[PDB]
Context: bound to proteins that are not shown
RNA sequence: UUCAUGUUCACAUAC
RNA sequence: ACACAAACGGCGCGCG
DNA sequence: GTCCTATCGATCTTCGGAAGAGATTCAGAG
DNA sequence: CTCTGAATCTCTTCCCGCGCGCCGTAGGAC
Numbered sequence: 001u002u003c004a005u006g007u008u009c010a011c012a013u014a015c
Numbered sequence: 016a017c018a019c020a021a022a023c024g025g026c027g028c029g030c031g
Numbered sequence: 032g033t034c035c036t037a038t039c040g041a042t043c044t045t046c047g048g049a050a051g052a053g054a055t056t057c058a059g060a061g
Numbered sequence: 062c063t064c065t066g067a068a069t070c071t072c073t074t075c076c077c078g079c080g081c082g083c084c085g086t087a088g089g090a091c
Base pairs, nucleotide, nucleotide: 023085024084025083026082027081028080030078031077032091034089035088036087048075049074050073051072052071053070054069055068056067057066058065059064060063061062
Other pairs, nucleotide, nucleotide, family: 029079cWW
């Protein structure tokens, strides 16, 4: 000096 | 802590 | 200071109750 | 020889209530 990317959906309560 | 209220025999005197 | 054991196991409990009844003790005899 | 009479002893009973008053376990031994 060099070092990219990560399939879909899914998150309780409330006198 | 709660609960827990006077006892039995002589001797007499007296009343009725 | 005292905790008991104990009793007249070396006397004298009262005569001034009556009664009334029973248990228990004795006559005259068959 | 003890059987029905009687004879002496003890036991048991003695009004109902009520009010006071008092006085109430002992001579002895560690």

An RNA structure (mRNA), together with DNA, in which 91 nucleotides are resolved. The depositors describe the entry as "E. coli 70S-RNAP expressome complex in NusG-coupled state (42 nt intervening mRNA)". The entry also models magnesium and zinc ions. It was solved by electron microscopy to 3.9 angstroms. The reconstruction used 34,590 particles.